About this RNA:
This is an experimental structure of RNA (23S ribosomal RNA, nucleotides 2004 to 2888) from Vibrio natriegens, with 800 nucleotides shown. It holds a match to the Rfam family "Bacterial large subunit ribosomal RNA". Its Rfam clan is "LSU clan". The structure was determined by cryo-electron microscopy at 2.7 angstrom resolution and released in 2025.

[PDB]
Context: one part of a larger RNA, bound to proteins that are not shown
RNA sequence: GAAAUCGCUGUGAAGAUGCAGUGUACCCGCGGCUAGACGGAAAGACCCCGUGAACCUUUACUACAGCUUGGCACUGAACAUUGACCCUGUGUUGAUGUUCUAACGUUGACCCCUUAUCGGGGUUGCGGACAGUGCCUGGUGGGUAGUUUGACUGGGGCGGUCUCCUCCCAAAGCGUAACGGAGGAGCACGAAGGUGGGCUAAUCACGGUUCGUGAGGUUAGUGCAAUGGCAUAAGCCCGCUUGACUGCGAGAAUGACAAUUCGAGCAGGUGCGAAAGCAGGUCAUAGUGAUCCGGUGGUUCUGAAUGGAAGGGCCAUCGCUCAACGGAUAAAAGGUACUCCGGGGAUAACAGGCUGAUACCGCCCAAGAGUUCAUAUCGACGGCGGUGUUUGGCACCUCGAUGUCGGCUCAUCACAUCCUGGGGCUGAAGUCGGUCCCAAGGGUAUGGCUGUUCGCCAUUUAAAGUGGUACGCGAGCUGGGUUUAGAACGUCGUGAGACAGUUCGGUCCCUAUCUGCCGUGGGCGUUGGAGAAUUGAAAGGGGCUGCUCCUAGUACGAGAGGACCGGAGUGGACGAACCUCUGGUGUUCGGGUUGUGUCGCCAGACGCAUUGCCCGGUAGCUAAGUUCGGGAUCGAUAACCGCUGAAAGCAUCUAAGCGGGAAGCGAGCCUUGAGAUGAGUUCUCCCUGAUACUUUAAGUAUCCUAAAGGGUUGUCGUAGACUACGACGUUGAUAGGCAGGGUGUGUAAGCGUUGUGAGGCGUUGAGCUAACCUGUACUAAUUGCCCGUGAGGCUUAACC
Repeated sequence: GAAAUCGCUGUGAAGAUGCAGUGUACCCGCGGCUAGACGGAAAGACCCCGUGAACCUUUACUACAGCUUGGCACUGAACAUUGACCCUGUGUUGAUGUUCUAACGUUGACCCCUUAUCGGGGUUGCGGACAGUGCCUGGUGGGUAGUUUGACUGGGGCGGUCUCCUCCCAAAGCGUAACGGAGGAGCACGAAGGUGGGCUAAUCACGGUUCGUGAGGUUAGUGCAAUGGCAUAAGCCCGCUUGACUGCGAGAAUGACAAUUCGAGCAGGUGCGAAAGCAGGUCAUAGUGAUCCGGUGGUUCUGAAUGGAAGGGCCAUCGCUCAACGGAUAAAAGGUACUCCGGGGAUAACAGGCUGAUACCGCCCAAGAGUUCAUAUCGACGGCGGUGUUUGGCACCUCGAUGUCGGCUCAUCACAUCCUGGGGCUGAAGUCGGUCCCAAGGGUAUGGCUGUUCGCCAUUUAAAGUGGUACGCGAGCUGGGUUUAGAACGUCGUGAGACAGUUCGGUCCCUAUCUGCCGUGGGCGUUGGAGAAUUGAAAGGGGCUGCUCCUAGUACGAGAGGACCGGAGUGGACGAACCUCUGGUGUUCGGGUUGUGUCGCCAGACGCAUUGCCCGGUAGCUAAGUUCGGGAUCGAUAACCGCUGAAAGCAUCUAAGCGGGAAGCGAGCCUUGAGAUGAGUUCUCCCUGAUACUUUAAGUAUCCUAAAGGGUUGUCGUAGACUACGACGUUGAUAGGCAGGGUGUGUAAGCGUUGUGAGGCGUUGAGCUAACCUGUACUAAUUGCCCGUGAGGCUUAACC
C1' cells in the first nucleotide's frame, strides 16, 4: 500500500488478523464500549551524533567602539630658571615656570542681517596657545563582534587513554583485537666508542685483627624494562686511539604511503694489531616529530639592462613534551530548562527480547541445635537445580514518537495457598499451634500520615495471599510526583548557569474503520410450505464465610480450661427478583407565599422570576425496603488411609483384585441453547388446475389459482434507541375520553355571616385531583395492499 481484516500456543527484525500447528467460525447491519490494530496527529522536544545553528557568559582567542596616554599638526611672543651642544661669556636647540595676545574657545553681554532663544557678521568681556580636533602611539576595553572549546568510549558525561619499546593474549613462519594481563622509554656515554693484550662469575663450606683454600658452575654480569643473546664472551681490566670517518653501495628486510632496517664490497683518508685482521658508535630491540616559515655556516648554481648585491637554490646544521605524538590556526574557554535544524533505534532513558551472575523458591549432605535425640522444628560448612522474580549484563525492536510514577475504574491468569476444605508428622492431652502434602471453587479491611508504590500507625476480618498481564488498564478517568518555560532557598560556579537537593506555580487532543467485546436486528439456510410445543450437543452463571445454641461443661486435663463428630439457628459480604410494607424521587397533582405584569376595575385568575420560593404528594422508577439464593445428593478422584495379595516361604495399599477419601472434578441448581450446516424431535394446519414448448430437466412459458400463514398499515404495551417481542384492531375495552371509585392536597369559587380592618366563621373535608382501580364503544383502531402457491427430486431398503 492493498485486503476475502478470528482465538490460542509457537515461530519470527526477538510482543503476529496475515507464518506453523491447531481451535473456533453461516452472510450483512444498527446501538454501545475502547483491549489490540506497537491505532490518528506532529521527519522525538529526552538521549547521542554533525569538525550543524543560534543566543548568553567569562580572568577562552582575536579584534573593534568607547575611554584614556604621549608625540606631531592647527600652535604664537616675551622674560626667568635650567639641561645639552656650540664655540669664545657666546650663540643653537630642549625642557620648566611666569607673564602676554594675536591663533583658537566661549552653551557671557550688546549691535545688525531680522518680525528669528537657529545661524552668520560686528563689538566687547572672560578664557588662551590651554582646551578641542586630525594623524601616529601605549594602555584600558564582554560595551560590541567574529569564533574556538579533540577523539576513543560496551549511550554520553566523569575518570582513563592517545607516540615509542619488551613480554603475554597470538592458535610452533609473518601478522592479528578489546577501556584484555604485565612492565618500560621520551635517554646515557668522548668512553660506557674503536682495537690489541689480558681476565672469568653468584652463592656457600671451612680457616683467619677484606684474606686463603675448596665446592659450585654463570644460579653472576650486561648504563636503564622485558625478551632474545652473550665464555671465541657481548661480562671484567688495561694500553694506544677517534671508524661515533666522507663519498658510495651488489643485494636484501619491512612498510598504503611518508618513512624504517640490515649490508658485503669500492674510493679517499684513518686507528689499533707483529700479522691474518677488526673498526661507518655502543649485546640487540625504546630514547622520538613530517611539511611550511625562519636562523647560522659553506657553495657561488641562480639572480629582472649590465657589473655587483639583496633574495632564491644546493650542501651542512639549528628552532616543535606540534605528547591529541601523520603534526586543522601563529593565535581560542564555558552555558542553554529560552533553545533550533539535520540525522540515528548505527546510541541511552520506558516497556519487550536474550542471559540468569545476583535474587527468589526448591532440593542434596548432615556439623550440630533441640533435657536425651541430625532429620518435631531449625540446618553450619559446602553442593545441585527451578523460576524469570530482584539487583544486574547486553543493545536485538521502536528516536518520519511504543506516554513514563501513584491513584481511580475495570479486570484476567498462575499457584510457590492468606482464608475456608482434605490429609501425614509433631517436641499433637484438650483448646491452640508448628511443619509438610493435596487443593486455585469462592473469598481475601477501612482509615491517619505521605504524590507515593511501600511503610509505619489506628481499628477491623475467616483471611487482609504472592506473583504475571507494555512494573495489566491515560484513543477509559485523574494528573498529586516526574518533564519545559516563572520565582526563591541551600549548595556549586568569576559568570552565563547548575543540583541525581528543596520550595511555590504551571493547557492531558481524537465523532471508532477493522479485530475484539456487550447488546439488538436483517438475510439465507435447515429440502413443500406454515403455526406451535420441545430434546440437549454445547456454553455461561453460581460455588465465600462469621457467630450462637444443642450435642456437652461431655471427651481430654492436676487444674485452667475445653473439643472432634453431628444437628439447629442467626448474621456479614456478594448476587437476584420485586415494590406489599418503610422511605427517596415525583418541573404531568393539590396547596401556601414574595415581587411584578396582565386579564377594564373589585373579586377571582394567569404569565414571569431556578418548578420564583416554600409545603405536601399519585403512578412509575428505585434502596436504605421486601423476598430468595450459595446447597444437599450422586459419580469419579487428589494427598492420604486401607482390605486381600504375590513377586520376595516373611513383609508389603499393588504387581492381579476390592475399598474409603477434598470448598476442588462430572453431574445435580439457574440461564442460553439445533447456524448442534451433525441445522434434531413432536403436535397441528394448508395447497390434490389447465395448457402448450424444448437441446426432456428438480426444464421453460402462458393462463387459471393465491391456501395455511407472514407482513405493511392502525390503537397500543409493566416491550423498546431503531428494531424485535407482546396485546388489540368493531365478531372490539387496544388507546384516549367519559362515569363511578380511589389517591393526593386540605375546607375552591360564589354567597352569607362576624369584625373598623387584616382576618375569622358557615355553606364545606370543600374544590381540584397525573401516570391508579372498576367500568363504559363516546373518539380512534378500514381483510386494502403486498408476500407466501398449486401434494413436494433422485437412489436404495423394507413394507403394503

The work is reported in "The structure of the Vibrio natriegens 70S ribosome in complex with the proline-rich antimicrobial peptide Bac5(1-17)" (Raulf et al., Nucleic Acids Res., 2025).
Among the 28 different proteins in the entry, which are not shown, are 50S ribosomal protein L25, 50S ribosomal protein L29 and 50S ribosomal protein L27.
Ions in the entry include zinc.
The source organism's lineage runs through Bacteria, Pseudomonadati, Gammaproteobacteria, Vibrionales and Vibrio.